[PDB]
Record summary:
Entry title: tRNA T-box antiterminator fusion, construct #4. The RNA from Geobacillus kaustophilus has 86 modelled nucleotides. It was solved by X-ray crystallography to 2.95 angstrom. Crystallisation conditions: 50 mM sodium cacodylate pH 6.0, 80 mM KCl, 12 mM spermine, 20 mM BaCl2, 15% 2-methyl-2,4-pentanediol. The work is reported in "tRNA Fusion to Streamline RNA Structure Determination: Case Studies in Probing Aminoacyl-tRNA Sensing Mechanisms by the T-Box Riboswitch" (Grigg et al., Crystals, 2022).
RNA sequence: GCGGAAGUAGUUCAGUGGUAGAACACCGGGUGGAACCCCAGGAAACUGGCCCGGGUCGCGCGGGUUCGAGUCCCGUCUUCCGCUCC
Numbered sequence: 001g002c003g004g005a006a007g008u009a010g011u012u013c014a015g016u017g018g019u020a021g022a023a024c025a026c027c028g029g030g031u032g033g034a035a036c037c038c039c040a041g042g043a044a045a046c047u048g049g050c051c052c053g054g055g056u057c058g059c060g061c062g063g064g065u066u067c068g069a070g071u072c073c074c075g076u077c078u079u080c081c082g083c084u085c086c
Stems, first nucleotide, its partner, number of pairs: 001083007010024004018067001026054005038049004060076005
Other pairs, nucleotide, nucleotide, family: 008014tWH008020tWS009010cHS009022tHH009056cWS015059tWW017066tWS017068tWS021057tWH025055cWW042044tHS065069tWH066068tHS
C1' cells in the first nucleotide's frame, strides 16, 4: 500500500445535540516547636501526605447539518492494530 479502531489540559480518562470537567503530575504560601511512629519516593539526609492559591484546552485539523456540535455526517492528518508486495 488494502482494511479497521482511536484522537478531550502536561499525562490518563468521564462526558444524554444545550455554559468544558475529574484523578495524577508541576509552581507558590501556611501550618508555636518537636523526639518517635504510619503510607509513597529516594542510597541517605530528607521531600511529599492536609488546606489555600497559581499554570494548563482550537475537544487532531477543515468543512457540512443544526437555533445550538466534544457529541451527528464527510474529508484529511497522526498514532495504533490486522493481513500483505523483496
It holds a match to the Rfam family "tRNA". Its Rfam clan is "tRNA clan". Rfam classes the family as a transfer RNA. Rfam describes the family as follows. Transfer RNA (tRNA) molecules are approximately 80 nucleotides in length. Their secondary structure includes four short double-helical elements and three loops (D, anti-codon, and T loops).